[PDB]
RNA sequence: GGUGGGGACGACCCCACC
Numbered sequence: 001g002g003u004g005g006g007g008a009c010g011a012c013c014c015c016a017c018c
Stems, first nucleotide, its partner, number of pairs: 001018007
């Protein structure tokens, strides 16, 4: 840097993988 999932939403956060 990216990817899969979750916190009703996220710009915040958590989990997992590359």

Solved structure of RNA with a sequence from Gloeobacter violaceus, 18 nucleotides shown. Crystallisation conditions: 0.01 M Magnesium Acetate, 0.05 M MES pH 5.0, 2.5 M Ammonium Sulfate. It was solved by X-ray crystallography to 1.41 angstroms. Ions in the entry include sulfate and sodium. The depositors describe the entry as "The structure of the G. violaceus guanidine II riboswitch P2 stem-loop with audouine". The source organism's lineage runs through Bacteria, Cyanobacteriota, Cyanophyceae, Gloeobacteraceae and Gloeobacter. Huang et al. published it in Rna in 2019: "Structure-guided design of a high-affinity ligand for a riboswitch". The model includes bound 1-(5-carbamimidamidopentyl)guanidine (FXT).